[PDB]
Context: bound to proteins that are not shown
RNA sequence: UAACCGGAGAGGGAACCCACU
DNA sequence: GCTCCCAGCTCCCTGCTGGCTCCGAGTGGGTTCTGCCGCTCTCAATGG
DNA sequence: CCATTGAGAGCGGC
DNA sequence: GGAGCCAGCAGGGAGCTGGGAGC
Numbered sequence: 001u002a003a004c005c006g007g008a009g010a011g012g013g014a015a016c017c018c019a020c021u
Numbered sequence: 022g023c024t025c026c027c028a029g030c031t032c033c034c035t036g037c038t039g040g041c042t043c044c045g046a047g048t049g050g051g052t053t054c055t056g057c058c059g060c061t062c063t064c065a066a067t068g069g
Numbered sequence: 070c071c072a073t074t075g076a077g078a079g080c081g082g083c
Numbered sequence: 084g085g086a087g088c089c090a091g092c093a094g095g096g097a098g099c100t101g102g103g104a105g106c
C1' cells in the first nucleotide's frame, strides 16, 4: 500500500369413439 | 194473488292425455373441432 | 408537391 | 328411448230457481 455481477410458475376451454375394472 | 212443480242452470267430480324428468361408479387413450363474405376506410406506392 | 386508387385490413352482415 | 307423475280438458251428474200449474 487493493479485490466486478442477482431475473423466475409457468399454462387452455369445448365436443366425440375405443378401451379397462 | 197464493202455494208448489220442472227444466235450465250451476257446480260438482271423474277420467284421459300431453309434458317432463331420469336412466351406475370410476379410468385410460385417441381424433376432430375456435363463422365466412364482402363492402367501406386507410396507407403510402406510384402516375403527372 | 400533387393525387386517383390497388391493396390492407376490419366490421357489418348471414 | 322408455317409463312414470301432475296439468288441462271434456264428459257427466246432484240439486237451486224462475216461470208455469192448480188453487
Base pairs, nucleotide, nucleotide: 015053017050018049019048020047021046022106023105024104026102027101028100029099030098031097032096033095034094035093036092037091038090039089040088041087042086043085044084057082058081059080060079061078062077063076064075